[PDB]
RNA sequence: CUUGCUGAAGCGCGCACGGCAAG
RNA sequence: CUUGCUGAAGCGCGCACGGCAAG
Repeated sequence: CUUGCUGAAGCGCGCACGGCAAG
Repeated sequence: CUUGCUGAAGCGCGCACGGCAAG
């Protein structure tokens, strides 16, 4: 380097569910 | 319900980086 396994306390996102707020 | 902000210990995609293995 390539492929894979792994990864809260790198970072972006989608979905789900929740908090606070406004409607 | 919608939206704004938000969320390790929901599920999943990604980029980065590290540990390990094989080549």